RNA sequence: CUGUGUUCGAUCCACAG
RNA sequence: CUGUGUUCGAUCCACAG
Numbered sequence: 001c002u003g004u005g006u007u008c009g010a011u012c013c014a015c016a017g
Numbered sequence: 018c019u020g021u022g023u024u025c026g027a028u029c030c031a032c033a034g
Stems, first nucleotide, its partner, number of pairs: 001034005009029004013022005
């Protein structure tokens, strides 16, 4: 860099209700 | 909380190419 993350992997912003 | 955000708006993690 590319793919998948097994019931939209974790998290930070921002906007909306 | 519920949704949104030109490969995510931004950063990570786990797997593999």
This is an experimental structure of RNA, with 34 nucleotides shown.
The depositors describe the entry as "Crystal Structure of tRNA Pseudouridine Synthase TruB and Its RNA Complex: RNA-protein Recognition Through a Combination of Rigid Docking and Induced Fit".
The entry also contains tRNA pseudouridine synthase B, not shown here.
The 2003 paper behind the entry is "Crystal Structure of tRNA Pseudouridine Synthase TruB and Its RNA Complex: RNA Recognition Through a Combination of Rigid Docking and Induced Fit".